[PDB]
Context: one part of a larger RNA, bound to proteins that are not shown
RNA sequence: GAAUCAGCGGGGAAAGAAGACCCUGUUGAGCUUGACUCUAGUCUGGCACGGUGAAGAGACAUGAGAACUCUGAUCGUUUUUUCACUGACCCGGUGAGGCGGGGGGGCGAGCCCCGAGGGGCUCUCGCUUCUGGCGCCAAGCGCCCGGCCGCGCGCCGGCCGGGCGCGACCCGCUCCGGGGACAGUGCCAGGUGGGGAGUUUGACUGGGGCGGUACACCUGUCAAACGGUAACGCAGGUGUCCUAAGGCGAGCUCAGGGAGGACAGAAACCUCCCGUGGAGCAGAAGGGCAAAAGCUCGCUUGAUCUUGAUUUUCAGUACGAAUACAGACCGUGAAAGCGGGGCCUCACGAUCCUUCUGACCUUUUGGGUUUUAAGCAGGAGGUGUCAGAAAAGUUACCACAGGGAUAACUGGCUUGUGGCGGCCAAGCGUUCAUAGCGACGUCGCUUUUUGAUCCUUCGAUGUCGGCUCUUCCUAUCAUUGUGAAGCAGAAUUCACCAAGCGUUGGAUUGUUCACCCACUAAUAGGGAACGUGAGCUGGGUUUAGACCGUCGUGAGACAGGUUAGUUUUACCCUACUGAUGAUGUGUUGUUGCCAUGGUAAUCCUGCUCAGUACGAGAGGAACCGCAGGUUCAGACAUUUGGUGUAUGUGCUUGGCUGAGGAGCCAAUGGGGCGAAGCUACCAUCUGUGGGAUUAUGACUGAACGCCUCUAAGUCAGAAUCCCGCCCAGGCGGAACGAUACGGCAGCGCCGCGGAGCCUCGGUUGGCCUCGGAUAGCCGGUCCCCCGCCGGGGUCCGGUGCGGAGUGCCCUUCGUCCUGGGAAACGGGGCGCGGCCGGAGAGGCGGCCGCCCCCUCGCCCGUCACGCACCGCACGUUCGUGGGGAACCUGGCGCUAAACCAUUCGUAGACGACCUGCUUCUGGGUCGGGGUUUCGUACGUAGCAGAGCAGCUCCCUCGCUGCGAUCUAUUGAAAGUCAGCCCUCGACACAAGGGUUUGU
Repeated sequence: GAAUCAGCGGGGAAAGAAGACCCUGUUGAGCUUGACUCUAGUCUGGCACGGUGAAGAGACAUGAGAACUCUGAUCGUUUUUUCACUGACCCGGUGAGGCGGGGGGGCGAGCCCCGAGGGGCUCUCGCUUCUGGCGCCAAGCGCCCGGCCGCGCGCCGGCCGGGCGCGACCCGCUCCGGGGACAGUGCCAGGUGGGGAGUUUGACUGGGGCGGUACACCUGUCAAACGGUAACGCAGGUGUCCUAAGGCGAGCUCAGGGAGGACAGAAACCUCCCGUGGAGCAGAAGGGCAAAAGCUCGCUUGAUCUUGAUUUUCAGUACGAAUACAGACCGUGAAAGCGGGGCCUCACGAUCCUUCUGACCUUUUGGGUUUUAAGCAGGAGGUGUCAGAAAAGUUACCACAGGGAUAACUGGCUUGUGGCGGCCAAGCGUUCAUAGCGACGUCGCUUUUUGAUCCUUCGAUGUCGGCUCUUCCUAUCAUUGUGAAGCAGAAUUCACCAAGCGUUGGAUUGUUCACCCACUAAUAGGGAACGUGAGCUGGGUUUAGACCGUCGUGAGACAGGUUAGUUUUACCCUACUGAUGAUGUGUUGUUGCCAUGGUAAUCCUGCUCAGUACGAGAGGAACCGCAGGUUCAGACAUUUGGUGUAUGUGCUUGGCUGAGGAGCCAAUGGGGCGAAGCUACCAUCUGUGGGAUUAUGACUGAACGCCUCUAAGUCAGAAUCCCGCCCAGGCGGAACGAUACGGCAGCGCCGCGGAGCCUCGGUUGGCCUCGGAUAGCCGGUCCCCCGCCGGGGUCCGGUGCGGAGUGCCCUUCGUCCUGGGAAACGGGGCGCGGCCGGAGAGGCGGCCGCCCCCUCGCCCGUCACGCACCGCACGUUCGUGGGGAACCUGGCGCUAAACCAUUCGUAGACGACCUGCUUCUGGGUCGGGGUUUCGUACGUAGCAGAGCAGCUCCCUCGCUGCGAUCUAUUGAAAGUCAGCCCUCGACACAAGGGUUUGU
C1' cells in the first nucleotide's frame, strides 16, 4: 500500500467580488447652509428712444434786505412737482360696418321770442320689449339711352330692354375704444439672489472622531559629568511690559531677627546691634550680582546715523536674537571709562501689494517745462498651520485609488481588572489562631471577564444568540473508594484518589447573562477560530423604506426606542461514513487463529434489616438479600399501536361506456376495514468477568538501645487504569480439501539426469543449546530418597572464570617411492531398507540391519614429480545459490475449479452477499388445498316492502306492472406471494452457453 463507487459537509484560514465597515488621498459625486467666490431672475436709480401745452416750487443771475449776518422783486437760465394733450409706444374688439362735427327732420316738454309765426337756447339731433314666427340679393319716385311697330304736326300713340340718382343727408386727418411720454425696450450702476455654478472644508494623533497642541518659541529635568538626543515624558512659562524698569555718575544696603522709646497694641514711626545676601533685580525657571546688576538722587536720550565680520538654529540657507569691532554724532563722570536698549537665557514674520521717510537722485519712450507715475535705500501694515494657500457642513443613496503603514471579530505577547489558589496568624468560632474561617500584609496560577497593544488578515478568514452533534479539561454538583469535624443518629461541611457516568422539563426575554416554577442523585464550571451559517434559523446588531424623542438653521445624526427588510455553489482533494477491490501464500475453496484498533453500561426507588443501632426526646440509619424502575446500548415484530396504492375488499359523489351486469376517469376522487413488510420505551427481549493497583487504612521493622504503614520487606484496597465479554480483522499466519485429456494435453513427484539460455546478486570455515547467581559461583566424588539415572548432606578441587567465547573444533598444495608412530573393535557411500527423538515457527537430528569400497587418508620422515606461465588486481567459498521460459531424456501418478450468464431475496444505490440448476430426478408455471382480508356476489325466487299506476265475464278479495330497501340461495363473492404454508394434479423445460486459472 494500486484503481475506485455511493454519501458527507470537519478542513483546504474552499469558490464567488482589486472589502461596501474603518483610515489615508492635498481623488470625487448627491444634498444642505450667512462657508468662500460668483450667477439667471427680480427690486431700484441714471442715460436714450421720448414729444406738445400750461400752472407752480426750489437750485436759477442781475440782486436785495441787516465787515456788521437775511428779504420782496426784474427779464433770461436751471431742474423739479402737478394737470392737460397725442403723435411715438402699448393693450382690447372687429369679417377694422355707421366715428367726430354740422345740416335736416320732427313726434315730441315745447325749451325761449311768441305776432301764437318761430330762430339762438336743452333729452330727441332715436322708428325694434306681452308671444321659442318672418326678415338679404329694393319697392317707389325722378332723370336719361336703345329697338319695335307708329300719332306719322314732337316730348310725340303704346310695346320689349338698358343705365344713373334719391331712396340710404353733408363734410372730415388718424378703424373703433382704452392707456400714453409713463409703461416697455437697449446700456450701465446699487441691492437681493443655495433657484443655480465652481470650489474648499489644516496637521499631529498608541485607529479616526471628541479632547489637547506636544504646530513658532523660553527655563529646569529627562540626558547616561563635552556637545547632541525621543514620546499626547514631567514641572512651568510666552504673543507682553518699561521715558524709565534705557544710559552714565554719586551715595547707601537688603530679607529677617534681638533690644529699647508717649499715646502705639502682633503689625504706624524713631534708635542701636547682628545680619553672605536667607531681599531685590517687570514676568516662568535657571544662572549672575553687595561701597553690585539692588535702593535713592542728579544729568540725560547709545532705544540715534552707518558698512562689513562673527555666534546661535543650521543645509553651516533665511528670519529672529546675540557677540566683538570700525566710522560719525552724542550722553554721563573729575577721570579712567561706560553706553549704540532692558544683567543673561524668550518676547516674533518672506515674495507680491500698500503706506511713509531720504537723495536741489535716476526714468517717464522725438525734444523741453510742469503735474503724475515708476525706481533706488530704510521703517511700518502679516501671514500664531508662526520658511508665510484665500476656505462651512452632510451622506445609511454614496463612489474611486489604495492601506493590514490603521480600528471593528479570531489568534499571539501581557494579566492591570476578573476568576481561582498559597504563606504569616491579629482575630471569629459559648472556651480554642489554624473543625470551619482569615484582618493587616505578602507570593502565585489561569486565559471561561474586561482591558492594554496592533504582529497576521482590508485583490474579504461570513460578524450575536439559539438549534444540532462530537470530543476534550478539572478548579468534582452527583455517583464509587476514603480521610476530618464544633461527625451521637439524620443532615451538613472541609479535604484526597478521581472526569467512568450523568448534570433535566418549562414561563419571560433576540439574548449570552438573569430570574422564577417543577422534578431530580445532581440540576458543577469551562475549551475546541468567544467549536459549529457551501449545517440550519435570522429573533438581535449592521444598508437602502418609515414613525417617535433628543440634537442640528439645514442636509442630516443618535452603543435611544420601533416596524418591514434576497442567507448563493461541492461534481474537486483530504477527513469521515459505508462499498468493491489490491499485494503475497502456484490456482481455488472450506474451517479457523489473533497483531492491532474500538469498546459500555448507569443511576434511583420500594420491601426486609428496622421504629433497630444511636439519641433525654424529637427523630433516625447501614451491610447482606429481594422486587422493580431512570438514562443509555444492542436487537426484534408473538402481541398492541402506526403506515398502507397487496390500488385487497366493501361503501359512496360527479361523469362516461344505450341499460343491467361489469367497469373506468377525477394527477392516490373520497372514505371504512385491511394481509405482508417496515416500524414505536407507543409493544416485546437482552446488557457480563478478572488483574495490577490510587487515595486510604494497616503488618513486621530499622533509621533514632523507644517509637514509627517505609527506609529494605509485606497486607487489604476502588464508578479510575489494563485485559476479558463484545465489534472489526494486517502488504499477518495455520490446518485441510480438490487440483484441469478421451485425446496428444496439460500438470505433479522422483534423477542434481543431460545440454544450455535469461535475470538477481550477496558471501569468502564452524560452535549442535544448562539453569542462573552476582554480599558469590563452577567441577568432581561417598551416604539418604525416587526411578540403573536424577535431587539432597558430606568430602575434595578451581575461582581475576583455563571443564576459560581473551575460548573451542576443523584446517585445502596434490600425488609417487618410502620407513616409524595413531589406529586397525577404522572411515567412505547424493547406496538401500528399518527405527527413534523433535510441535513454540517441529522443515531438523540421531540410531540400527544389508550391500559395495579401500587399508589410503592423522603425526613425524624417505623420495621426486606437477605449466616453474618468467614481480602484479576481481584469486580463494557458500555453490550442484535464488528466480523465469524452453529442448531432450526415463520412471511413477492426476483428470479440477473459479468467474460471467441464469436463478434466489435471509441481501442490495451499483458492486458485493445468501441461495438453486437430470439422483432414490430437480426447479419452475398453472391448478388445488390451507391460512388470511373484506363482509354476504351476479342471477333467480318471495302473499317481504313506504306506496303508486292499470284490469274486473275474470276476481268475491283478486291479478299485472313500477318501486329504494329486505329475505333465501350465501360466513357468500372476490383477492391471497409477487419475499405466506403444503402439494405430487397438469404442462413444458432442464448434463446447456461463454471467459479464465499450474507448484